[PDB]
Context: one part of a larger RNA, bound to proteins that are not shown
RNA sequence: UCUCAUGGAGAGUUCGAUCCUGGCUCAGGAUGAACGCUGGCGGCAUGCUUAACACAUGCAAGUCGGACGGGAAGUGGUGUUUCCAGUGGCGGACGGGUGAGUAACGCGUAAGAACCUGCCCUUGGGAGGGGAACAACAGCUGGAAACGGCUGCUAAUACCCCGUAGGCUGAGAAGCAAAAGGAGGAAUCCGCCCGAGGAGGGGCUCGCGUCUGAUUAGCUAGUUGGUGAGGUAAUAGCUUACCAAGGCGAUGAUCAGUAGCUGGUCCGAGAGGAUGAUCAGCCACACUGGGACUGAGACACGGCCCAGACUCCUACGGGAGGCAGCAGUGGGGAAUUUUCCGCAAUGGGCGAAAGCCUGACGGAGCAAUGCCGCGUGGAGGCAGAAGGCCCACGGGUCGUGAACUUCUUUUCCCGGAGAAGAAGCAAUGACGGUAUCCGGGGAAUAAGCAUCGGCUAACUCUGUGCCAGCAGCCGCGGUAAGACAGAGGAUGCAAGCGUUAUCCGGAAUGAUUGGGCGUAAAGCGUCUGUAGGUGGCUUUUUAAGUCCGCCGUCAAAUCCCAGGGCUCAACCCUGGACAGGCGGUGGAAACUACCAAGCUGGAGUACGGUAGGGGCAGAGGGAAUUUCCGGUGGAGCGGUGAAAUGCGUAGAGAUCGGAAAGAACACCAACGGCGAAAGCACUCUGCUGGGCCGACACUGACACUGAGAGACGAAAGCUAGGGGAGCGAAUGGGAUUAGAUACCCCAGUAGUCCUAGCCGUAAACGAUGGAUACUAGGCGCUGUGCGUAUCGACCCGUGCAGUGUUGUAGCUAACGCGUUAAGUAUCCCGCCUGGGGAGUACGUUCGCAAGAAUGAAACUCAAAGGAAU
Numbered sequence: 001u002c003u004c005a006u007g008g009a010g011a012g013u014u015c016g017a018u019c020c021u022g023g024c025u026c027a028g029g030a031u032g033a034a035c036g037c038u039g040g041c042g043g044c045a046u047g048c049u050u051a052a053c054a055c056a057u058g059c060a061a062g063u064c065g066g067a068c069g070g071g072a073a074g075u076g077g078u079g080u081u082u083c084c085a086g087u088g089g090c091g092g093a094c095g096g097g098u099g100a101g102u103a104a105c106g107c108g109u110a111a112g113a114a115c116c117u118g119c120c121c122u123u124g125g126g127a128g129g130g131g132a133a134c135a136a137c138a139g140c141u142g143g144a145a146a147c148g149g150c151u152g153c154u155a156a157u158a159c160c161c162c163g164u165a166g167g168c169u170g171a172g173a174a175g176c177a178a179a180a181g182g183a184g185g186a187a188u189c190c191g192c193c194c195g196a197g198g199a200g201g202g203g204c205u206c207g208c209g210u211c212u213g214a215u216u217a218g219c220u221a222g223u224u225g226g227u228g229a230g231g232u233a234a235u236a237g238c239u240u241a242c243c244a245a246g247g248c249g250a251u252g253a254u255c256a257g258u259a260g261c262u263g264g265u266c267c268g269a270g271a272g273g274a275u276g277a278u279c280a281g282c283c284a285c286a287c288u289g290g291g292a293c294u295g296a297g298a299c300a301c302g303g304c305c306c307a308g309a310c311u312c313c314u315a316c317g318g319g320a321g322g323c324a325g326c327a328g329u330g331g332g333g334a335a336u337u338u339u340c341c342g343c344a345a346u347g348g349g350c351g352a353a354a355g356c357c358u359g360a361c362g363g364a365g366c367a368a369u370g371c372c373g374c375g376u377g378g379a380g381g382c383a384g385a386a387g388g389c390c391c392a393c394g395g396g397u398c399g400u401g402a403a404c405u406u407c408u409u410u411u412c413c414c415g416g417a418g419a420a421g422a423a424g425c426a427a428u429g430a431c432g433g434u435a436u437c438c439g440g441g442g443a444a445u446a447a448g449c450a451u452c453g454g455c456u457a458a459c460u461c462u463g464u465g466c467c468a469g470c471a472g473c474c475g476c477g478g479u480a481a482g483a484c485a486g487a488g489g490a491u492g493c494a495a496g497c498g499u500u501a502u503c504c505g506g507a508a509u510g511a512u513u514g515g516g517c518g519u520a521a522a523g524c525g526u527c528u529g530u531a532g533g534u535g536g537c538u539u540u541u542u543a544a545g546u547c548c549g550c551c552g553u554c555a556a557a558u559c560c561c562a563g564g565g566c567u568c569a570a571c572c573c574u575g576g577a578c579a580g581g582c583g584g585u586g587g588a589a590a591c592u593a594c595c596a597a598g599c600u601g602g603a604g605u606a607c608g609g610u611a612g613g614g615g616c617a618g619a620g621g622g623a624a625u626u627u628c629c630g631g632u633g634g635a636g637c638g639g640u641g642a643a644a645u646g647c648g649u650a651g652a653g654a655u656c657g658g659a660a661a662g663a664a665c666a667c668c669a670a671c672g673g674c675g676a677a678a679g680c681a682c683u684c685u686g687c688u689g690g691g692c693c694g695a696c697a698c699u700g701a702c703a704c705u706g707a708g709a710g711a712c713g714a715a716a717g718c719u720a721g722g723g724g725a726g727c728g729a730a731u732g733g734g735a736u737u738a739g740a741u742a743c744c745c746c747a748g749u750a751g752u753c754c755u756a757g758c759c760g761u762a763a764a765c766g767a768u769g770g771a772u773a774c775u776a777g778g779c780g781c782u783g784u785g786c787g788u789a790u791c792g793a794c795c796c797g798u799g800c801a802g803u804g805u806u807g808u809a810g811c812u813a814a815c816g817c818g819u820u821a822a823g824u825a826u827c828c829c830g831c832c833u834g835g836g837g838a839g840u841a842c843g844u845u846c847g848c849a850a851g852a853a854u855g856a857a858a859c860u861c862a863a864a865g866g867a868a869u
Stems, first nucleotide, its partner, number of pairs: 010026004016869001018867003028504004033500005040374006046367002048332001053330003057327003062090003067087002071083003097285003106210004111205002115202003120198007128162004137152006167176003181190003211257003218248003223245008260282004264275004287308005310321004338364001340363003346360001347358004377407004387398004413440005421431001448493005453474003459488005469476002515832003518815002523829001525712004532705003536599004542593001544592002546588009560576006602702001603699003607694002610691001614688007621665001625661008636647002673680002717758006726752002731747004769828006777806011810817002834861003843854004
C1' cells in the first nucleotide's frame, strides 16, 4: 500500500482421558411435491411424475357457386337471391397430445455433394383442332341398418388423341413431349403449360461429443469390398448374379440392462456433480403388428386395406369404433382442475372478395402448488384494578399488553361514473360493466404453527415413575425429569408453519484443482518382457499442439451487466457482452511433437582384473545314531513333578571288536558372503549365471516402468518308481485330571530322502513396488582402486560399489524414518475407500484331487481400528 477479488464456517458421536484414521448424524438450499394443523386479500406463474390402462356424451378441418351439371327454398315466374348433396380445386403431411420405443448420425456441433420442392417472389416463351367417358339425376331393384345392384343420362379448370416446343434420351443420326378456362359492358383481373433462377421447407453423407455391466470375448457371410445388370428424387449392398476375403474387436466389438436428446433447470467458492416438468428447437409414436395408395410433401392421430385383441349396435343375415386433441367418467394411485365463454386479439386453412371454420389461441373458473406485494390497525394510555403463573410470601412476570381516549380506511360494506387492449372507412371486445377513479359508513371484516437437553436461538412449575411415551445422531425416563404429557413463560418464522420423499451441498467421503498405502483399509511372493505411457544435452527444420490477431457460427427465451414499463416487487421489454466450444485464415517459434545432423554424463559392448554357502551335474570324507553278528559280564535298564506302560535271566543296559544302511554336515559362524526372491555351508573337480572395480577401447539415447503374457517360487500335499537309520502328523498303550479325544512318557504308520512331474500358496516381512536426481555428520564392516608406508604385510589418508549401528535438517497421528528415507522433486505400475456378512455364495478359468485365481448381494451395526498416557 495501487490492482484483483464479493467467495470455501462447523457441531455431536468410539476412550477412564488424549491425539489420530475412519464412518454415521445435523445445521443450508431446491421442488411439477404429498400429508398434518392453520388460513384475509391481490399480482404473475403452475397443475396424472403412477397405468403408452380402459373409455359413455359433446365438440377439435374444412372451405371455393367467380371450375361444373343438376334440384330446392322462396319470388311471380330464369328481373332478385339464397341454401344444398355430387364431380372437380387446393387443405386435411401444419396446428394439438404423449415419451412407449430408440445407445442410433436419433440429438448437439461442424462440415460436405450426388438431390427434391406445391404455395411465394424473379424471369424466358406459349396456349391450335377434335373426340370419348363417369357421378349426379331418372327408372327398375337388394338391404333392419350400414351401405348397395342393374340399365339409361349429362357438364366441366375432370379424362384421351393430333399439331407445334431454347426441354429429355442419345457419340450422333435421329426420336419424344404441353395447355383451361372463369370473372367484367370493355380496359383488365384471378388462373393454365413448358423451361431458367431465388428464398424458405425437406432427403441424404461424413469429423467430433453423445449412459452402467468383463461374473458379456470373439462377432459378422449381403456380412467388408470389385465388376455387370437393375432400382431410387439423389449417392449407397438399396437390390441381384459373379469375383475376391475381408470388416469390427481388450482404447471394450458383440450381448445384456437403463434412457427420448439439446437449449436449459437445481446445487457448487471454483473445478464440476445431479437432472431434462412448465417454456423453445429436433426425433419418435397414434389400440397391438404389416402393407401400400393418393400426393410437391406421408408410409399419413380424428384416411384406406389386412390380421389380431377389445368395446358397441343388429330385425343376427351383418355392420360400427380407436381421447397419448379440449374438457369429462371409470380404474391405478400419497397425489394433479370446469362435460365453461369467445373467434375480439395474434397464427393458420380455403376464397375475387364478402366471409366461413379454427377446444391452435385469447380469456375466465377451481386449488396457499409455488414465487412476490399488502393487510389483520396508528398515536397516546394513572403505573392504579380483575386474572393466569412463579415466589425464599417481601415480591416477580404475562404487561402498555388489554380495558380506555383520539387519529386513519389499504382491505371490508353500500352506491355512482368507467378504460387502453382495435389494426386508420365507419363498424367490430369473449374478457367485463372487470382493471382504475369519486363519495358515503366504521377499529371497524381478518394469527397461526413449530421449538425451548447439546449441535440450536429460547426455562421454570405441576403430573407420571425403565410405566406411559420422545428421538435427526448422541441418547432421555426406576420420586423433586431444563429430554415424556399439561400449564405458564420465552424464542423462531409468519399467511403460512411443520413432517415425509427426491437431488446437490457440507463430504478433502472416489481427491484434475484436492487423499492415501512401515504399524490405521491398502505394495502384486519375485523377476523377464509385448502393447501403452514418460524420456539426457546441442544445432536446424516443420508448425501438429501451444500462443496472438481478424472472420463465420454456437436460434430466440433463461443466467450476467445497463436502462425502460406495470403504483413497488415478482413478472415483461430493449440494447449489449465476458466466458467456453467448433470451423476458416494471417502471423510468433520458447516448450512438447516432427525432420536433418551432431555430443558424451544415462544405457550397453570389448579388454584386464578380483571376492563369493550363486545354480546344475559328477566324485570323495568323517564323527554320531540304529540294527545285526560275536567275546566279557550278570540285575536291573529306561523314564517322570512323582510314577507306570515299555525293554530284561530266552542274558537287557554297560563295554570291546566287527559288519551294513540311510539321513544330516560340529568347530569355523560373525550385529559375516552370494542370490531376483524363494533360498544357498564337510571336501573336491567339471559346465555355467550374474556383480563390482580400473582404464576411453568402442556404439551414440540404444533409456525407466509395465495392463495382458511368461518363468521361477519354503513347507505341507498329490501321481508314478525307488529308499527308509533317526525324527514323527495319524493311531495305540501308560499316566495327569471332574473329564483329557491335550500338555508329559512308551512304542510307532504316512511323510521327511532320491528320480520324473503336478500344485502356486506363507508373518513369501524391511509388514516399506521400481528408476532417477538432490540434501550434516560420527562409529563400523566386505570387495576392490589410488596415493603414502616400506619397495611387502600392515599402516595411514582417500575414490567408488554394497552392507550395519547412533543421529542434524526435514517428515510423521504418535512410535519412529533419517543418503539403504518413511526427506525434497519427476515418471511408470499395483492396490485402498467404515465393521460384520466374507475372502463366503453363484458363475467361469486352472488343477489328478486337496484347492487356488477372479469376487458379490440381501441383511445388520454406530461403531471396528492405530499410537501414546